Keywords: CRYO-EM, LEISHMANIA MAJOR, 80S RIBOSOME, TRNA, MRNA, snoRNA, RIBOSOME. LSUa_rRNA_chain_1, nucleotides 461 to 1532 from Leishmania major strain Friedlin: 999 nucleotides with solved positions. The entry has 76 different proteins, among them 40S ribosomal protein S26, 40S ribosomal protein SA and 40S ribosomal protein S30. An Rfam search finds the family "Eukaryotic large subunit ribosomal RNA" in it. Rfam links the family to the GO terms structural constituent of ribosome and ribosome. It was solved by cryo-electron microscopy to 2.25 A. The PDB entry is titled "CRYO-EM STRUCTURE OF LEISHMANIA MAJOR 80S RIBOSOME WITH A/P/E-SITE TRNA AND MRNA : LM32CS1C1 M2 OE MUTANT".
Context: one part of a larger RNA, bound to proteins that are not shown
RNA sequence: GACAAUGGAAGUACCUCCAUUUCAACGGCCAGAACCAGCCCUACUGCAUUAUCCUGUCGGGGAUCAAAAUCCGGCGGGCAACGAAGUGCAAGAAUCUUGGGUCUUGGUGAAAUGAGCGGAGUAUUUGAGCUGCGCACGGCG
RNA sequence: CGCCGCACGCACUGGUUUCUUCUCCGUGAUGCUCCAUGUUGGCGAUGGAAAUGGGGUGCCCCCACCCGUCUUGAAACACGGACCAAGGAGUCAAACAGACGCGCAAGGGAGGAGAUAUGGUUGCCAGUACUUCUCUCGUACUGAAAGGGAGAUGCAAAAUGCAUCUGUGGUGUGCACACGUCAAAUCCGUUUGAUUUGCCCAACACCGACCGGCCCUCCGUGGGUUGCGUUGGAGUGUGCCUGUUUGGACCCGAAAGGUGGUGAACUAUGCCUGAACAAGGUGAAGCCCGGGGAAACCCAGGUGGAGGCCUGUAGCGAUGCUGACGUGCAAAUCGCUCGUAUGAUUUGGGUAUCGGAGCGAAAGACUCAUCGAACCACCUAGUAGCUGGUUCACAUCGAAGUUUCCCUCAGGAUAGCUGGUGCUAGUAGAAGUAUUGUGCGGUAAAGCAAAUGAUUAGAGGC
RNA sequence: UCGACCUAUUCUCAAACUUUAAAUGUGCAAACAAACCGUGCCUUAGCCAACUGCAAGGCCGGAAAGAAAAGAAUUAGAGGCACCAAGUGGGCCUUCUUCGGUAAGCGGAGCAGGCGAUGCGGAAUGAACCGCUUAGGGAUAUGUGGCGUCAAAACUUAUGGGCUCAUUCUCGAUACGUGAAAAGGGUGUUGGUGGAUA
RNA sequence: CAGUUGGAC
RNA sequence: CCAACCGAAUCCACCGGCCCCGAAAAUGGAUGACGCUUAAGCCCAAUUAGUGAUUGCCCAUUAUUCCUUUGGUAAGGGCGGAAACAAAU
RNA sequence: GGAGAAAGUGUAGCCCUUCCGAUGUAGAUGUGGCCUGGAGGUUAGGACGAAGCUUAUGGCGUGAGCCUAAGAUGGACCGGCCUCUAGUGCAGAUCUUGGU
Numbered sequence: 001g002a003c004a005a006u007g008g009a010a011g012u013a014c015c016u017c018c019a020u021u022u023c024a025a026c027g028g029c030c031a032g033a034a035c036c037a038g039c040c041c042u043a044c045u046g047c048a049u050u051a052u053c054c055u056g057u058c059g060g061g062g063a064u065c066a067a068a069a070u071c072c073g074g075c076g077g078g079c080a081a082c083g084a085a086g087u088g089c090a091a092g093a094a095u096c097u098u099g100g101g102u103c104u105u106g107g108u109g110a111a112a113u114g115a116g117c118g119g120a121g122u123a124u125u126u127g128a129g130c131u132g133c134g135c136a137c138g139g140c141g
Numbered sequence: 142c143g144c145c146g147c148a149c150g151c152a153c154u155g156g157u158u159u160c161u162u163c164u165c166c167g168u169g170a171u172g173c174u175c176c177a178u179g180u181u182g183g184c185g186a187u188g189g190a191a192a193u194g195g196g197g198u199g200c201c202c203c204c205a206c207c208c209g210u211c212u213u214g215a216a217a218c219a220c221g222g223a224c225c226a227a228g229g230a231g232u233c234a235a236a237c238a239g240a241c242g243c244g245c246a247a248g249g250g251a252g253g254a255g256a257u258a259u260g261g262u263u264g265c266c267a268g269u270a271c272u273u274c275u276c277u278c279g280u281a282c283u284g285a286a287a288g289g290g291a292g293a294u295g296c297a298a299a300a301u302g303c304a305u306c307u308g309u310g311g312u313g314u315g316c317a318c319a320c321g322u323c324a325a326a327u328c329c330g331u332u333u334g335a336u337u338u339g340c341c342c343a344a345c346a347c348c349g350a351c352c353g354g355c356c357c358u359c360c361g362u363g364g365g366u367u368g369c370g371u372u373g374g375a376g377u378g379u380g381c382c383u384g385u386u387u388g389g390a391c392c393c394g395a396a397a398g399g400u401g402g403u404g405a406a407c408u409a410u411g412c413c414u415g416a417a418c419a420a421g422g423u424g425a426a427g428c429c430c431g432g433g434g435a436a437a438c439c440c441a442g443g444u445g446g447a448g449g450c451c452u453g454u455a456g457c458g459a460u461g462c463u464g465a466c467g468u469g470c471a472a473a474u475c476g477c478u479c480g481u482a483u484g485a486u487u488u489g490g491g492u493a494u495c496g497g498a499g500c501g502a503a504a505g506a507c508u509c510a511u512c513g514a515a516c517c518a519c520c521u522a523g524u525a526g527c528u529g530g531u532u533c534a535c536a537u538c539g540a541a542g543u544u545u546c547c548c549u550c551a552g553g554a555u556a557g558c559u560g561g562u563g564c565u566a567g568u569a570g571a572a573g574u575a576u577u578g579u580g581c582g583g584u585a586a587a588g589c590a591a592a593u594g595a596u597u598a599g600a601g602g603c
Numbered sequence: 604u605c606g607a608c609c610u611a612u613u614c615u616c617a618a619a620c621u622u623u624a625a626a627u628g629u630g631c632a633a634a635c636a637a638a639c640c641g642u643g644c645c646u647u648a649g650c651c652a653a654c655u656g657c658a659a660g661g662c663c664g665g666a667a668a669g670a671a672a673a674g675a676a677u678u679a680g681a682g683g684c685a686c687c688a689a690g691u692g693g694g695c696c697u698u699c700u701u702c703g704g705u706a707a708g709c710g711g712a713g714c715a716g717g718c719g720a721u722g723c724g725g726a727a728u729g730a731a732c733c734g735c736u737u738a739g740g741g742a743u744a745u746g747u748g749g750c751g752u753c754a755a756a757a758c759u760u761a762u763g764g765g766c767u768c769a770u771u772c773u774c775g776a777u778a779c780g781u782g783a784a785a786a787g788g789g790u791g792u793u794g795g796u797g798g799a800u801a
Numbered sequence: 802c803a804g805u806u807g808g809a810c
Numbered sequence: 811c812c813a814a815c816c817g818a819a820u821c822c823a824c825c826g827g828c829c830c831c832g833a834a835a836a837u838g839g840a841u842g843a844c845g846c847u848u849a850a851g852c853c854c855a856a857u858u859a860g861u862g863a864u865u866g867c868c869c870a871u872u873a874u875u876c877c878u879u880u881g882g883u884a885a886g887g888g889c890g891g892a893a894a895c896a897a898a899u
Numbered sequence: 900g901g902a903g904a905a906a907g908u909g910u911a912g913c914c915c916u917u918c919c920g921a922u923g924u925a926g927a928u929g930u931g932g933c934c935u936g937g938a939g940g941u942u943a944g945g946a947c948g949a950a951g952c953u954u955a956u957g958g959c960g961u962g963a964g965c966c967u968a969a970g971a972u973g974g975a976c977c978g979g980c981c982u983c984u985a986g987u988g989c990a991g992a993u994c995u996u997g998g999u
Stems, first nucleotide, its partner, number of pairs: 007204002011200006018194005023188001026185002029183004034108004038102004046089003049085002053078008117167005127160002129157003132153001134151002137146002140143001173903004207222004223999006233388007241380005248278003253273003258269001282289002292306005310348005318339002321336005349372003352368006391530002394527001398520006409494009418484001420452003423448001427444003431440003456481003461477002464475002496512001498508002533932001534930005543556001545554003557691002559688007571678002574676001576633006586623001587621002593617002598612001600610003639665003643662005649657002694718004699713002702710002723734003738878007748868003751844003757857001760856001763854004775846001787831003791828010879921004884917005889907001933988001935985008944976001951972001952970003957966003
C1' cells in the first nucleotide's frame, strides 16, 4: 500500500503567470523583553465553639513473674490551645512586603479619576485591650 | 421584693489612647465620530528580493453512514437515482373579501359612444387631451306581501299634541388639552411620573328613544320581541398582495365513456372456378367353376376391388422430449419423435358476411404480431380524496397528528395550535405558583366484630 | 343423640359493597367602574297591613394600616380587543395511574414530559435513556460519565476499611436494558441471631 | 474439666 | 452400650454477604477489545491524609466572562459645523 | 495630523454608547436582498476589441452572487442606476430532446 472514494477541522511539506505590503533609521513583516489598565488563578487568617473532654487523687476492676494500661465510680483542679481540633462562619486592599497568566483583552498615554497618578501633612479614627452611668440580659423571690 | 452577677449587648456616636491603621485635596468634553504616537534584535538596501494573505497537491492526528422521498421511525435487505447540455412545473381571466398605497367624499366612478387637436400624419397617434339631465355603487331600512319608513330638548299626555333649533338621548370606563396639587430629579430654564376637577375624541359596556314586521294587554306615559334598522353619515374609483370559487387551473399519469370513419392480404365461414394426393396391406357386393341335398338351402376354389379401412411419401397438422434456443435463425423458430394422409381431404384466384358487430364441428376461438368488444382520428390537456415531481439567498417567528359534523375511516369542513396585520390610555379585566379564609369529593387505604353481597369454623341457648 | 332455629363470636373477601376516609386535587374571595359609613337625599306602575322597614337605579357627603401586626406572597406580570390566513387533523416513546390479553418491540386510555422537528456532550453501538438543549470564536469552570492500555484524566492516587477464586457460552465489572434466568441446594469462605455442654 | 481419640466392659 | 483415661473449648438451631451448582442450539465472537485477581471485580469511604481544616484530576454547541455578527415591543446621546488651521512639507 | 458628520424603517447601515435574544420540520412573513429576458428613463463602455466562452485570476459579500486579472479566446455589440414588465433561477418527476 491494502481503510471504496468523496467530505469536515486543524497544521505541515512542496508548488504558485494571484493579491497586497515593505525596502533605511524606513516597514502594514517576524520575534524577545519592559511597563499601563482590565480581568483570571493563587501565597498570607480572624471570630465563635469544644466538658460524652483534659488532668491529679482515692477506691474498685483488671492483667501480670511483679506492674502499668484498657474500664467504672467519688472528689479536687482545668486552656488537649492557635501548626490544639481536619467544628460552625470567615470580610485576610498582591499597597505596604514588586506572586503567576494574558499567542485568552486592549494599550505605550491622542482627555492615565487612581488607597494605584499628582500635590499636601504627621496627622485621621477603624478595630483590639482597659474601664464610667443608665438600660437591657442571666440566676434567686 | 430588689439582691447578686453581667462574657462586656444598646445610648452617651462615653472615656483611656497601651497596641493596630496612612489622612486629606485635586484636573469637563471649547473632543460629534473614526483613524493616527514605544523599546530591542532578525529579515528587507529594488531583487527571478523579503514578508503576509489567497490558491493548488500530497501527508499526518482527530472527526465523518447515500442523496431525494413517503413515513412514528431511513445509512437501510423501502422507492427514484451512469454522465453532460438544453428544456422542464402556482399561470391568465372573472366574482367576492381583508390588509396596505393613491384620488375624491355624502357623494364616488364609469362604461359604451361622440367630439377635435387628428377633416393630420409611413409612423410616433390602438396614445394623450375633452364631453355626458344617462348608468351604476352608496347617502335607509323593513315586511311573504299589500304597503310603511327612523333628530334633540322643553312643556305636557292630544289614536299624526304643541313650541324652540348652536346640537354629543342618558350613565359607567376611557387619548390629548385646560385648571390646579403632591413626589423624584434639575444645568434652577424646568421635566419625569402620579393625582383632583372639567370636557371628554376614538372605542367598549349597560339602558332609553324612534322606524318596519309580529304580537300580549288591565288598552296605559303599559308589556314581549324581531330586522343584514336608526341614534351628526363613509362610501366610492383604482393599484397591490393574500385567500375562496370556476375554468386545462402548479406539472405529468388511469381502467373507462362518446362521435364519425378504415379494415376478411392475417384468420373464421358460405359460394363460383381451377389444381393435387408415391408405394404397399387388408379383400366388402356382384360374377365364374365345382361338392352336398327330396326340398329349402348349405359347403368349397377362383374372380372382382368396396371402405369418413390399415401401413406409409408428398401434403395438411403438432404428441413427447416438459430437447435445442430462450438479449434466438425466429416478438413461437429448430431437431428427433409423433397425428392423419380417398376424404367432414389439401390448395390458388375470384366473391360474400364485421365493430355491441361479423364468423365460430364452440377454445370466448378468430376478425392484418391488436379481441371477455379491432383499428384510425376527434370530443381529450377526459376525471383522479391516489403516486411521482415542483428551480435563489439570508433574516424574524414557528406547529399539528386532538374536538365536532360529514356514504365519514388514505378526504374534507370546523374549533385548537401558528404567522401576518394591527387596534387600544404601557401594568387597565395579569398568573399552568404559593399563603389565609371558605366550599366541593368517595379514589388509595380501612371495614365485615356496621347495611348490601360472598365466605370458614367452633361455642352457648332452644 | 341429631339437624334446624336464635344469640354473641370466629377465618377470609368486593371494579359494578360501604359506616369512615386521605395524599394529590378542584370552585370562590383576599379595597381604585368595587367594597364600608350617613335616624343624608331623589324616583319607582316594585315587597309588605303600612312605614322611618325591604328591593332597585341614582344623587349628595364621609372615611380609606390603598391594605397594619401575626412566617402574612412572588413575578424576565404592558392587561384587553380585533382582522386576514397557512400547515396539520396516520403519530410514536417514557415516569407514575390504568383496561383486554399467558404474554408480546401486542392492542387501548389518564396526567405530564419527550421524539417527531434536534443536533451537541455521555451510557462502546441505539429517534425516545442520562446531561444539556444549539448566532461566529477564545479563555476559564462544570453536568452526565470517567481517570490500566486502546483513550483526555490517579505516568496503576492514599501515609482508607472489608469481601470474593469462579476449567471449553471461558467468574465479575449489564442504570434504562426483564439488552437475560427461577424454585431448590452447597461441610467454599466471611459475618450475625438464639440456645445447650465444659 | 468438655467434645474427639485410645484402653476396657 | 456402659462407665472410667486426657486437658481443651465445644455442640445444636436459624438468618445474611460474596462465590459455586441448578444453567442445553445451531457461521467464530465478544464486561466494546485487550486484559485485570497486593483488581483494572464487588460494597463503602476519601483528595495527597491522626499534620494542623473543609476545590485531586479529565472531557460539552451547558455556565461565567471577553471579542465579533445579527435582530429587537430595544434604551440613550450627538446632528444651529465651537474657535483656529494653504501648498512646497 | 487626516477624514467624516444624512433628523435617519430598510443601504457601504448618519455617527456613538448600552442591554437582551439568536437552533428548528410543515408553515407564515420580511429583506435600499441576489440573479434572468424585455419596456419606459438616465448615465456610460466598445476595432487600443462588445457578447459568449475558459481558470491553482485574485478581491469583496454570513449568503444568493458581484468585481478585477489572464486568454499564446472571440470578432460586434453592450454595462451600471430608478421605474415598468414577464414563457424569470433546476439535481433527480421509471421527466423531454440531443450527445456521451